[PDB]
Context: one part of a larger RNA, bound to proteins that are not shown
RNA sequence: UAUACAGGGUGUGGCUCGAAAGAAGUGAACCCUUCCGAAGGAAAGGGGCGCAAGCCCUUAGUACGAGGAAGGGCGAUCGGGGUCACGCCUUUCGUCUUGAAACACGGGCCGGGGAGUUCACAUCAGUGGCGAGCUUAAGGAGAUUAUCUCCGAAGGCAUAGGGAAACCAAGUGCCCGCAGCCUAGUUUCUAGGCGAGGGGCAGGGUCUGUCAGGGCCUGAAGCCACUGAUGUGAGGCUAGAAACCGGGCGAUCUAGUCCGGGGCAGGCUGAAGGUGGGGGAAACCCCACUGGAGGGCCGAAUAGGGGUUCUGACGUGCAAUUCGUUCCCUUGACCUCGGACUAGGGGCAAAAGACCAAUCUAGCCCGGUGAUAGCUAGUUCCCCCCGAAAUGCGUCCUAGCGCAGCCUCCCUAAAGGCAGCUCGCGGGGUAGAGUGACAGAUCGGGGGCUCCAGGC
RNA sequence: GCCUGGGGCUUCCGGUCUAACUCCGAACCCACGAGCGCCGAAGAAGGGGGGAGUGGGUCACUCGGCGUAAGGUUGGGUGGCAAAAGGGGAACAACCCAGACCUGGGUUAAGGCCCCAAAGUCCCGGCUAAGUGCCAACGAAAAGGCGUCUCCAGCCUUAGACAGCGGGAAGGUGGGCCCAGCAGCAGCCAUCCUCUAAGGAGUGCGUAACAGCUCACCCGCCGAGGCUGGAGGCCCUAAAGAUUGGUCGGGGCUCAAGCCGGGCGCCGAGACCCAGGAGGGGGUCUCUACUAGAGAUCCUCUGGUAGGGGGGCGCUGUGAUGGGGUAGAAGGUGGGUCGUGAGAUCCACUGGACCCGUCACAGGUGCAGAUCCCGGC
Numbered sequence: 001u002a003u004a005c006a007g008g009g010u011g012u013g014g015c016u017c018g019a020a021a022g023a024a025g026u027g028a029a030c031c032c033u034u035c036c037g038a039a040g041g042a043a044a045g046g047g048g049c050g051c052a053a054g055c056c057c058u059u060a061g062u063a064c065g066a067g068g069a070a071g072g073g074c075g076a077u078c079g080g081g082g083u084c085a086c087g088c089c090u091u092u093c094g095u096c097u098u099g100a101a102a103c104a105c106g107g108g109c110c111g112g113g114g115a116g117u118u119c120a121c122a123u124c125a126g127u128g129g130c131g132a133g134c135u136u137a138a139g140g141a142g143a144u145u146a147u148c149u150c151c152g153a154a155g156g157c158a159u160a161g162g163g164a165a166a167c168c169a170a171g172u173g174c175c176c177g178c179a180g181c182c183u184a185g186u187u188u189c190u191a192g193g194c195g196a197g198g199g200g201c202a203g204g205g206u207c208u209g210u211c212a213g214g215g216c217c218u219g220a221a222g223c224c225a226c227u228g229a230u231g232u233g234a235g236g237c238u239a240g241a242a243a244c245c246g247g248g249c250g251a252u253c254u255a256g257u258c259c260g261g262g263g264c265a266g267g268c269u270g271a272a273g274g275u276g277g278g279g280g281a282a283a284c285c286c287c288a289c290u291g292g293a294g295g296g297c298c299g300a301a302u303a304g305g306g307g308u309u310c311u312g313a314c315g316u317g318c319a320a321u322u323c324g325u326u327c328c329c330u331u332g333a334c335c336u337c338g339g340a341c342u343a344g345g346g347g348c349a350a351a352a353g354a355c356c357a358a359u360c361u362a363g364c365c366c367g368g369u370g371a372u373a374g375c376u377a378g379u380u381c382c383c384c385c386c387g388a389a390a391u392g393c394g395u396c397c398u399a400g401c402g403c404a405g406c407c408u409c410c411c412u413a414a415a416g417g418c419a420g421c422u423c424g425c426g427g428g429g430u431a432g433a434g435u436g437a438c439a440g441a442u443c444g445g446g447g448g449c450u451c452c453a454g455g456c
Numbered sequence: 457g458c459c460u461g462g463g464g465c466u467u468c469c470g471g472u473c474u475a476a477c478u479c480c481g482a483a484c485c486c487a488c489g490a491g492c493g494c495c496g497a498a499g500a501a502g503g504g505g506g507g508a509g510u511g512g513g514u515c516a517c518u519c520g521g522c523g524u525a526a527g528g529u530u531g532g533g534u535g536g537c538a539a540a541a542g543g544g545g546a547a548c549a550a551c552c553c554a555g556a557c558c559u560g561g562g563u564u565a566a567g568g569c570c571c572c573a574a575a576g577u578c579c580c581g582g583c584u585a586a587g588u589g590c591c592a593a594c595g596a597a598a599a600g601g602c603g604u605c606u607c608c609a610g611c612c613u614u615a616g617a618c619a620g621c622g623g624g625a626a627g628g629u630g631g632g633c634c635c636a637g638c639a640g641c642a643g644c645c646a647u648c649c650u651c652u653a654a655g656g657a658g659u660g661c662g663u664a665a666c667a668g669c670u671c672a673c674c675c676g677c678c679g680a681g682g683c684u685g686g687a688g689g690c691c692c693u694a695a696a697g698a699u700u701g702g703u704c705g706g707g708g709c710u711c712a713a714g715c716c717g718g719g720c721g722c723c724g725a726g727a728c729c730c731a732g733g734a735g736g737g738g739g740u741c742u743c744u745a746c747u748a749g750a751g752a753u754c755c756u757c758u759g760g761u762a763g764g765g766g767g768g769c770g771c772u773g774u775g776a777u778g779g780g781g782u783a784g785a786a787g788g789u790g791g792g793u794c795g796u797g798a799g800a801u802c803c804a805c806u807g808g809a810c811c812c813g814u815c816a817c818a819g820g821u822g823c824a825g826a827u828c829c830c831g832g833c
Stems, first nucleotide, its partner, number of pairs: 008089010022078002030073005036067001040064001045058005092107004108833006118234013133157003139151004161168002172202005180194004203218006237378004244368006255342009264332001266298003269294001273290006280284001304329003310324001312323002344360001346356002381768006391404005405510002407507006416495003420492005426486003432480001433478002439474003443470014513537010542553003557733007567723003570707003576720001578719006589709002599693003603690010620677005627649002629657001632645001633643001656671001660669002734758011769822001771819007779812003787806008
């Protein structure tokens, strides 16, 4: 706690726990007084204006106002924990995605496990050693024997480049000028000199061109080590295919066959053949009986075999295919048992791509193998600073990438920069407007010329 | 020879158009130079280097192309969302206000002020009678209404208007053509005064035909304004649905709590102002056998996904150490304190033998999700 919601955070109250680790008798908590006071900031009273709500001057930047400082009184609980009432605020986490996000997906609870790692090469960075050089590898000797010490530059990178190749072969002189230094004034300093590093013009080597030209190089810094980042290659952040190949294992299921066996209660119909009557000269016909043929017929829940209906029951079953009813076959291409043979791109098939051990438009086991995935899901601690794009071109390209644009971090360099406006000087053919200014369309009237038809 | 029609050419006058017409031509946009404005030697044009993510966008306003349109599709410009909280719009990615370091005080914006719900049952002039309405983005057309409220026109009015009322309300003639007859009004149509304070050669009804009422002009009364067009405001009809059960969010509201034209005062954000605190960057200084610590002082900045960068916490082991701790350890349960935080440390009980601080190094190093694996429930 039986008149009424989600649920956490806050404000005010009720009841409870408070030994320690928190404060506190060197004073918790709560009451009074005075003082200062930021931004802000009245009203009552008095006077004036408006139909009115109201406004203006004074009151007055006064009273007040977050915070802060002093004193007095009382004096032992506060902070903290649990729960309930009432007020106010609050949609379910992660995710893909424009949004999604929710009637989008993954989510019953708790514990444990669980996903950017290793090596090689390359390139950058932070630091360290040596430096025109740097560095040892394999290894050898010793030792207190996987450490340590001495030796080992082989090779590699750098030091010269250009050219397909033959072949040829540099590194200096002008101007600006930052830092810094000097001089004078330090009035205060691009005032003036000198100016390492840096920028611009040239020069030099080599290839090409018949000259100017065009390509690459040259103004003396690299190598090694540790750590981190990224790219590439290897399983390579973790999980996930359907598949393909190698070698083996399966015909107790099932398919076909061959060998040797075991079965089908009980009835019906009545083929050829045979006999005896009755007819007709004849051929031959009719009837009765006998006979026992046939991929004939009816028929036993559970004799055996099948599996049509109810689209019956069951459908987390009795059962990963069963049970009940209604049915089909049953002397034959019939049913069934034991042995045997055929094996995977192979068999067997009264042929449905059926069946080959609950697996078949190509069985199963183990290996290749952690196969590949521009696709889907997950990807584990805190704070701080900055902060995007969903655009263009190419692409067997549009569920992906490359090159640019936009973000972030570091070094250099040393005086300008432009997202805005004004003035000056220029560019443009849109809205509008026109149609006798071009091209097309488009409605009426007057005059002149002509033909045709009708009338007088 | 004339007249009428059609056709063709020419000439003159007026009228209608153009995404693929132009004799013309704005606002506007843009190049360059100077000036202004702002940034800059503290935060730095040009050069070099490392790491990315992104190549599905979407809506509102505005100018378009296609389309009957669309919360459609495809372009140009601006802005939100994405990657943006908070305050309003009932709730609301996108609209309006506005960019949140933390805590307290104040003043405003958008919007609102009858109750829910902070602040107006506020003031003046008018309208609406339907519950119309109480709607920025959001829900109604052509047509009809003198329903009522308002502004402009034009025409009649005290030399008596409009409406009404009694009479004259008419006669030659009811003329007539055609007709038995239409004796206005059945098939075409003229148009004359006995007149003056009065009338037309004349409507709709109708009627076989009449007739008659009415169409039109004067009298008499009456004694104040009247009639016809144009446009506007609000309202009414037009105006009909169900995913089931009443609507402006609801109550409810009528000189309003609605609508139109104005005014006055308040409430209301994290915006702007003020006090205290925190952190990042930068300038200027101090100390320390310094891969780092500890300080003083001045200026400025503070949302954030993908992503790039700087510092720290925690787990297991190794080399050291001022180093330590233990039968009283590790672990467990509940509770104190410190730190923004990851975390650290202490207290009581449990437990029965191992464990920690600092410096450096290494890694099978941190879980809520994977139709995750296993165990228990």